[PDB]
This is an experimental structure of RNA with a sequence from Bacillus halodurans C-125, with 60 nucleotides shown.
RNA sequence: GGCCAGUCUGGCGUUUGGUGACAGCGCCAAGUUCUUCGGAAUUGGGAAAUCCUACUGGCC
Numbered sequence: 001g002g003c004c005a006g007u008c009u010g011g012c013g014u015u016u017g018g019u020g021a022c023a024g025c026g027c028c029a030a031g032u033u034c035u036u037c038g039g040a041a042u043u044g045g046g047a048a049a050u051c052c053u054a055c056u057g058g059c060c
Base pairs, nucleotide, nucleotide: 001060002059003058004057005056006055007054009029010028011027012026013025014024016023017022030043031042032041033040034039044052045051
C1' cells in the first nucleotide's frame, strides 16, 4: 500500500462479554438535539454515502 471484517465523547473504578479496538456496569464530567422546564434522545469527522481520520482482528 491492497482486500475483508470491526470499534468510537472524556476521567476514575470494574471477579461481566469480546482474540481485540472496545462494550457492559457504578460514579463524576463534556458536546449535540428536543423540551410541555418535569425532563427526553443521542455521541469519531461528516446533512449523508458503496465516503473519510484514528484504532482493532484477518489475508497479502

Protein in the same entry: OLE-associated protein B. Crystals were grown from: 100 mM HEPES (pH 7.0 to 7.5), 200 mM NH4Cl and 39 to 42.5% 2-Methyl-2,4-pentanediol (MPD).